[PDB]
Context: bound to proteins that are not shown
RNA sequence: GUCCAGCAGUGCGUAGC
DNA sequence: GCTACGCACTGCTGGA
Numbered sequence: 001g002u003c004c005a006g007c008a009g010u011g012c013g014u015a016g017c
Numbered sequence: 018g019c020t021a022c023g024c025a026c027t028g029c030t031g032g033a
Base pairs, nucleotide, nucleotide: 002033003032004031005030006029007028008027009026010025011024012023013022014021015020016019017018
C1' cells in the first nucleotide's frame, strides 16, 4: 500500500457559447 | 478559446 479527512495538483468525458 | 459538472488519477500529512 486500505479507508476517512486535510492541503496541493494532474487527466478525462458530457453539456452549453 | 470559455463556462459547467463529474468522473479517473497523483503527491504529502492526520488518524482509525